U1 snRNA from Saccharomyces cerevisiae S288C: 327 nucleotides with solved positions. Entry title: Yeast U1 snRNP with humanized U1C Zinc-Finger domain. The structure was determined by electron microscopy at 3.49 angstrom resolution and released in 2024. Among the 16 different proteins in the entry, which are not shown, are Small nuclear ribonucleoprotein E, Small nuclear ribonucleoprotein Sm D2 and Protein LUC7. The sample was in a buffer at pH 7.9. Primary citation: Chalivendra et al., Rna (2024), "Selected humanization of yeast U1 snRNP leads to global suppression of pre-mRNA splicing and mitochondrial dysfunction in the budding yeast". It holds a match to the Rfam family "Yeast U1 spliceosomal RNA". Rfam classes the family as a spliceosomal small nuclear RNA. From the family's description: U1 is a small nuclear RNA (snRNA) component of the spliceosome (involved in pre-mRNA splicing). The source organism's lineage runs through Eukaryota, Ascomycota, Saccharomycetales, Saccharomyces and Saccharomyces cerevisiae.
[PDB]
Context: bound to proteins that are not shown
RNA sequence: ACCUUAAGAUAUCAGAGGA
RNA sequence: AAGUCCUACUGAUCAAACAUGCGCUUCCAAUAGUAGAAGGACGUUAAGCAUUUAUCAUUGAACU
RNA sequence: GUUCAUUGAAGUCAUUGAUGCAAACUCCUUGGUCACACACACAUACGGCGCGGAAGGCGUGUUUGCUGACGUUUCCAUUCCCUUGUUUCAAUCAUUGGUU
RNA sequence: AAACUGAUUUUUGGGGCCCUUUGUUUCUUCUGCCUGGAGAAGUUUGACACCAAAUUCAAAUUGGUGUUAGGGGAGCUGGGGCCUUUCAAAA
RNA sequence: AAAUUUUGGAAGGUCUUGGUAGGAACGGGUGGAUCUUAUAAUUUUUGAUUUAU
Numbered sequence: 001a002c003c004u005u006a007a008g009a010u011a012u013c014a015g016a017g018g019a
Numbered sequence: 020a021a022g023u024c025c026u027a028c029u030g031a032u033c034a035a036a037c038a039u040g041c042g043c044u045u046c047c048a049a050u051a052g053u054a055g056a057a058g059g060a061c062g063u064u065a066a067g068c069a070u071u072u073a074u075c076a077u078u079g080a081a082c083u
Numbered sequence: 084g085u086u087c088a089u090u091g092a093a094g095u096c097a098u099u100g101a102u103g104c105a106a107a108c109u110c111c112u113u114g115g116u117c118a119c120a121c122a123c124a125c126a127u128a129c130g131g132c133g134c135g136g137a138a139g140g141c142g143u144g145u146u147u148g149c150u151g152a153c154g155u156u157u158c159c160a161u162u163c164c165c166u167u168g169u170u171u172c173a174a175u176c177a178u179u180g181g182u183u
Numbered sequence: 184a185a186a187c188u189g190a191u192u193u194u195u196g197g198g199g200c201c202c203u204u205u206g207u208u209u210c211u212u213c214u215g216c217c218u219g220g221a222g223a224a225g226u227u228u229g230a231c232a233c234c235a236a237a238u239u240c241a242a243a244u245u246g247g248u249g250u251u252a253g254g255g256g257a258g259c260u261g262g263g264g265c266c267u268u269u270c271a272a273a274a
Numbered sequence: 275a276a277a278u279u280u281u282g283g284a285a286g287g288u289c290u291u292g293g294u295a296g297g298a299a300c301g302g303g304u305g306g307a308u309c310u311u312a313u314a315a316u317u318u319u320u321g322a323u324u325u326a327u
Stems, first nucleotide, its partner, number of pairs: 006311004011032005016026004033148009042132001043139005056113005062108003067104004074092003078088005115134001117133001149306003153301004158297002162257006168200007177191007201220002210225005229251006236245001238243001258294011270282005
C1' cells in the first nucleotide's frame, strides 16, 4: 500500500460383525 | 424398524508402484573398407525450365 | 471500346517477386560404427541356440488404495576395500591349492 | 616342500588399440604431462566452481545457479529358475 | 500310502538378477495430483470453419 480464502470427497461392488 | 457409520474383517474386480519372467514383437552404421541409413537445412546452383499478376473515381481532348 | 493530360481517394514489401515442376551439389545432427565369424542354407521354408541396449505387448509375485514434504517417538536404523588409459605377452618376486 | 600345473600380487620390458580426455580423464582442489596416462589432500548438515552488485581496483560480505561422478569386489539383503531333504492334504 | 505323483510350507546347495541410507508409526487450521457439484447462458468442453441458398 493493497490483499486475508468455492465447497466436498481419495478403488469398487458382495458377504459376516458392531454402534 | 429405518437408514446411518465403521471393522492392522473377509471374497471378487480395478488401479498404482516395485521385483520378475517369457524360444514373445520391432530397431540398434563400411573398415575385407573412403561407404551408408534416418531426419534436417529458416543451404547453394538461381534472375533454373513453364505460366501469371501491378489500382479506383471526376473532368477535358482525339478516336472507333 | 482505345490513347494523352488534370483533381481527389485509398496503397505490406516484393516482379531478381509469386506460383507450378524437377534435378544436381554442399553441409549439419543422430547410431553397439559390440563379440565370434569370411561359413553352402532352405517346405513344417529357413536352429529367433552370443552379450547388451531402446521401445512396446502379455503373465506372475509382493506391497499399496492417489501422492509428497514437515514435526514427534520415551521407534528401528548404523558397513568396508580397490580403482580412473586399456588390454596382452614375457622376464622376475611373493602367496595359495592339486600330485610326484 | 626338490619337480610339474592352475588362481592372486609386486617390479621391469614388449606388442595392439585409445587419448576430440580439445580446461589432455570431466568427482573436486592443489602439484603436473606427449621422450606421458603421474603425484598429494578430500567426499554432503561439508567442500568446490561460477553469476550479480555496492562500498569508490583487488579482498570483504549478502543474494543466487549449479557440480559432489564412472567401474569392480567383500559383507548384508529383496526376487526368480533348478536340484536335495523333511512335513501336511488328495489320488 | 509307509513305494508313485500333484499341490502347499521349512531347511540346504547351485546359478542368476536387483538394492545397499534410510525405514515404520502417529499428526495437522501441509503442498500437489485425480474425482464430483456449482458449470449446457458472451473468455476454452454441450457446436456458427463440411461454404451452403